The PDB entry is titled "SpCas9 bound to FANCF off-target5 DNA substrate". Solved structure of RNA (FANCF sgRNA), together with DNA, 121 nucleotides shown. The 2022 paper behind the entry is "Structural basis for Cas9 off-target activity". Crystals were grown from: 0.1 M Tris-acetate pH 8.5, 0.3-0.5 M KSCN, 17-19% PEG3350. The entry also models magnesium and potassium ions.

Context: bound to proteins that are not shown
RNA sequence: GGGGAAUCCCUUCUGCAGCACCGUUUUAGAGCUAGAAAUAGCAAGUUAAAAUAAGGCUAGUCCGUUAUCAACUUGAAAAAGUG
DNA sequence: CAATACCTGGTGCTGGAGATGGGATTCA
DNA sequence: CCAGGTATTG
Numbered sequence: 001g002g003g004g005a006a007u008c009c010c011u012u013c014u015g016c017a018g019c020a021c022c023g024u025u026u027u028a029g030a031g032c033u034a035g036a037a038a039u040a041g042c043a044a045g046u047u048a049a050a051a052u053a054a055g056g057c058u059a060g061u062c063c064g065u066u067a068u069c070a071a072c073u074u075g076a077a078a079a080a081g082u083g
Numbered sequence: 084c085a086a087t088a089c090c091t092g093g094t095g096c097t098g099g100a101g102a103t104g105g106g107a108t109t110c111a
Numbered sequence: 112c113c114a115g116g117t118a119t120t121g
Base pairs, nucleotide, nucleotide: 004110005109006108007107008106009105010104012102013101014100016098017097018096019095020094021093022092023052024051025050026049027048028047031042032041033040034039055063056062057060071082072081073080074079084121085120086119087118088117089116090115091114
Other pairs, nucleotide, nucleotide, family: 011103cWW015099cWH035037tHS053064tWS054064tHS057058cSS057059tHS058060cSS070083cWW075077tHS075078tHS
């Protein structure tokens, strides 16, 4: 002589798993009356189902948005090579 | 066609590990 | 916040 180690105090960020609430979308929730009609006046409104990456095969209560990428040659691809 | 204005999914919670920058004690 | 898609307006 150590950008190496353990501990204490923390700081910051990265990877992953499990779950909730909304939102949206189509449909269902008999609108009424006057008008032949555009329309007018009134009534009503709160809820639900289903989807929530198209989908995939490996068919799992799994996977589907990160990372990586000029061109050309040889290659099925990985790759290697080229000025 | 080219120009203009509008649009764009969001919030909350639980659990765990690691590396990280930097102050402190002891060392390599 | 960016910045590419979209419908409106010509």